[PDB]
Context: bound to proteins that are not shown
C1' cells in the first nucleotide's frame, strides 16, 4: 500500500 | 420512452 | 396503483 470483507429494512439521487 |  | 440496477445515507 484497503486490496479483501460485508445480514436485513427504508429513504434520497441518477439511469 | 414520446 | 408505484419496477429493475448503482451509489450514499439512516436503522436494526
Nucleotide at each position: 500500500a484497503u486490496c479483501u470483507a460485508u445480514a436485513a429494512u427504508a429513504g434520497c439521487c441518477u439511469c | 420512452u414520446c | 396503483g408505484a419496477c429493475g440496477a448503482g451509489g450514499c445515507u439512516a436503522u436494526u
Notes: Entry title: Early transcription elongation state of influenza B/Mem polymerase backtracked due to double incoproation of nucleotide analogue T1106 and with singly incoporated T1106 at the C +1 position. Shown are 29 nucleotides from a PDB entry: RNA (mRNA; 3' vRNA) with a sequence from Influenza B virus. It was solved by electron microscopy to 2.34 angstroms. The entry is indexed under Influenza, viral RNA-dependent RNA polymerase; antiviral drug; nucleoside analogue; T705 (favipiravir); T1106; cap-dependent transcription; backtracking;, VIRAL PROTEIN.